[PDB]
Context: bound to proteins that are not shown
RNA sequence: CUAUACAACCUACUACCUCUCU
RNA sequence: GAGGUAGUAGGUUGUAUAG
Numbered sequence: 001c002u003a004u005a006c007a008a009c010c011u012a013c014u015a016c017c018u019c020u021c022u
Numbered sequence: 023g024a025g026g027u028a029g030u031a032g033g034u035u036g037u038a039u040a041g
Stems, first nucleotide, its partner, number of pairs: 001041011013029007
C1' cells in the first nucleotide's frame, strides 16, 4: 500500500408514526 | 416545523484477517 468483515458518527434522500401548525 | 422507526447513498475513525 491492496482486498473483506464488524462497531460508532455524520448528513443527502424516501416511506411511515408521535405532536404541533393547518 | 419538531421528536421517532426502517431502508437507500455518501463517507471519517478504530478492531480482525489475507496479499
Notes:
Keywords: Dicer, Dcr-1, Loquacious, Loqs-PB, miRNA, RNA BINDING PROTEIN-RNA complex. Solved structure of RNA with a sequence from Drosophila melanogaster, 41 nucleotides shown. Among the 2 different proteins in the entry, which are not shown, are Endoribonuclease Dcr-1. The reconstruction used 120,261 particles. It comes from the structure "Structural Basis of MicroRNA Biogenesis by Dicer-1 and Its Partner Protein Loqs-PB - complex IV".